[PDB]
RNA sequence: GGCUCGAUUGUAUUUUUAAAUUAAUUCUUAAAAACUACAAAUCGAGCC
Repeated sequence: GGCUCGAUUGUAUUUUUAAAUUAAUUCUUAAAAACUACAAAUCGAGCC
C1' cells in the first nucleotide's frame, strides 16, 4: 500500500385480529409480528 472477514442502513413483502358497514360471506380502515425478498453503500481488525 492493499487483501480478507463480519457487520451496518434503504426499499417492498407476509401473517393475525378488530373495527365501520352490508341482504350478505358486504365494503374499507386499523392493530401486532416476522426477514419476508431485492440492491446501494461503509467501518473495525489480522496477514502479505